LEAD-DEPENDENT RIBOZYME: 30 nucleotides with solved positions. Entry title: SOLUTION STRUCTURE OF THE LEAD-DEPENDENT RIBOZYME, NMR, 25 STRUCTURES. Method: solution NMR. The entry became public in 1998.
[PDB]
C1' cells in the first nucleotide's frame, strides 16, 4: 500500500444551502 470480503458510517477541502471533490477503516494474503 493492492485487492476481497464487510462497513467505521467515519476524515479534509470548495459552498449559506443543498450540492460537490479527495482522503480512510476491521478480517484473508501480501
Nucleotide at each position: 500500500g493492492c485487492g476481497a470480503c464487510c462497513g467505521a458510517g467515519c476524515c479534509a477541502g470548495c459552498g449559506a444551502a443543498a450540492g460537490u471533490u479527495g482522503g480512510g477503516a476491521g478480517u484473508c494474503g501480501c